Shown are 81 nucleotides from a PDB entry: RNA (23S rRNA fragment) from Mycolicibacterium smegmatis. The entry has 47 different proteins, among them Large ribosomal subunit protein bL20, Small ribosomal subunit protein uS4 and Small ribosomal subunit protein uS12. The sample was in a buffer at pH 7.5. The structure was determined by cryo-electron microscopy at 2.47 angstrom resolution and released in 2025. Rfam match: Bacterial large subunit ribosomal RNA. Rfam 15.1 lists 51,934 matches to the family in 10,816 species. The family is grouped with related families in Rfam's "LSU clan".

Order: sequence, then C1' cells, then structure tokens
RNA sequence: ACGGUUUGUGUAGGAUAGGUGGGAGACUGUGAAGCUCACACGCCAGUGUGGGUGGAGUCGUUGUUGAAAUACCACUCUGAU
Repeated sequence: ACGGUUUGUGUAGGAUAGGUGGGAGACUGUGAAGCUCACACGCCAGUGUGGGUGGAGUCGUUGUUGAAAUACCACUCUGAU
C1' cells in the first nucleotide's frame, strides 16, 4: 500500500460542526422508531457496535451543513489491529 473503519467536545445549536462519481429524495419488513443488556473509548460531554425487546421511524432536497445532517456511497484527513 491495498478491502471496513474509528475517532471530529469556541461559536450561533431540538448539536463532542471532519475538508469524490453513479444517486431517485435516502436507509426500513431478504425487519425500522422507542427500550434491555454486554464491548471499546470516554474529554465518564456522551458516542460507535453486538445479542435480546419492540414494529412504522430516523425525520427538518430531509431547517442545518463548504461536504453526505449520522440521506445512501466516497478521496481521504487529526489516530488506532
């Protein structure tokens, strides 16, 4: 190096604000909101994942954002098997 990541806590915050193409508005029952736990971190602010629960949401092109608002997917960055 190549095929995930994961982490982005001055601000205006329902808010720990990262800087490509195909895309029909996105991920959902070939299983979502909202909850039970365990794992890692934890600046113990709270985040990301796995088993179980639940079954019609995340939502605001989704107000926002330079960027896709954690709408799918990226080159990747401050760093880690």